Solved structure of RNA, 22 nucleotides shown. The work is reported in "Structure-Activity Relationships in Nonenzymatic Template-Directed RNA Synthesis" (Giurgiu et al., Angew.Chem.Int.Ed.Engl., 2021). Entry title: 2'-OMe modification at 3' end of RNA primer complex with guanosine dinucleotide ligand G(5')ppp(5')G. Ions in the entry include magnesium. Crystallisation conditions: 0.1 M Sodium acetate trihydrate pH 4.6, 2.0 M Sodium formate, 50 mM Magnesium chloride. It was solved by X-ray crystallography to 1.44 angstrom.

Formats: sequence, C1' cells, structure tokens
RNA sequence: GACUUAAGUCG
RNA sequence: GACUUAAGUCG
Repeated sequence: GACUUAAGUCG
Repeated sequence: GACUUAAGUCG
C1' cells in the first nucleotide's frame, strides 16, 4: 500500500 | 463510489 469480509457514515 | 472501524490475505 492493495484486496477480502463485517458493520457504520457520506455521495 | 469514497471514507471510518474491526478482522484476515497478500506486497
């Protein structure tokens, strides 16, 4: 730093 | 679609 999963916020 | 939090995988 990317991704995955979950929840949440925003658009 | 971005972000936040948690866990995980990879780099």